[PDB]
Context: bound to proteins that are not shown
DNA sequence: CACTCTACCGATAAGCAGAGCTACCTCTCGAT
DNA sequence: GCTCTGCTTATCGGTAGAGTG
């Protein structure tokens, strides 16, 4: 016990 | 002493670029 | 992609004094 990002939800 | 000719500051606008765009929570998927 | 304000270039004159007749 990972960065970095998408996309899909919850009040 | 009436004239224009051009250094000067204002004052325009004028364009242009940036900067900033709710708050916390969930999963699953792919790439390095 | 869209708004806003600030900031950095041109464009207005605007006088304001020498050259001038």
């Nucleotide at each position: 016990u990972a960065u970095c990002g998408a996309g899909a939800g919850g009040u």